[PDB]
RNA sequence: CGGCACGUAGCGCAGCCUGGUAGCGCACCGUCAUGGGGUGUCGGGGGUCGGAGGUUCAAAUCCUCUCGUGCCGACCA
Numbered sequence: 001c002g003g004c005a006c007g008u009a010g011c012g013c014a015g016c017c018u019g020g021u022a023g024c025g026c027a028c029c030g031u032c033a034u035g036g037g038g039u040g041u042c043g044g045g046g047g048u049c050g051g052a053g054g055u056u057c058a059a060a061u062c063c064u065c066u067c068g069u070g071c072c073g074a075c076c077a
Base pairs, nucleotide, nucleotide: 001073002072003071004070005069006068007067010026011025012024013023028044029043030042050066051065052064054063
Other pairs, nucleotide, nucleotide, family: 008014tWH008022tWS009010cHS009024tHH009046cWH010046cWH014022tWS015021tHS015049tWW020057cWW021022cWS022048tHS023047tWH027045cWW032040cWW034036tHS053063cWW054062cWW055059tWH055062cWW056058tHS076077cSS
C1' cells in the first nucleotide's frame, strides 16, 4: 500500500437476521455462616453500546465517515 471484522457493566463474553430489551460469568455492595478469614449461603448496584453524520415515528441494532484493534494479501522482472 486495500479489506475484513471488530469496538457492549470493572473485566471476558452475549445481544446485531430484530429498529421499538441491554444480558451472562466473574467481580463489586449489604446481611447470615466462622473464634477469625477463605469456601459457601441469600439479597442488591450496576454499561446503556468507540465517536460523528444522515435514513426512520423510533438506531447497540441501517448505512456514511472517523478513530483504535487483530488479521489477510504488496505480485512478475

This is an experimental structure of RNA (tRNA ProL) from Escherichia coli, with 77 nucleotides shown.
It was solved by electron microscopy to 3 A.
The reconstruction used 173,856 particles.
The entry also models magnesium ions.
It holds a match to the Rfam family "tRNA". By type it is a transfer RNA. Its Rfam clan is "tRNA clan". Rfam's curators write: Transfer RNA (tRNA) molecules are approximately 80 nucleotides in length. For this family Rfam cites "The tertiary structure of tRNA and the development of the genetic code" (Hou, Trends Biochem Sci, 1993).
The 2025 paper behind the entry is "An RNA modification prevents extended codon-anticodon interactions from facilitating +1 frameshifting".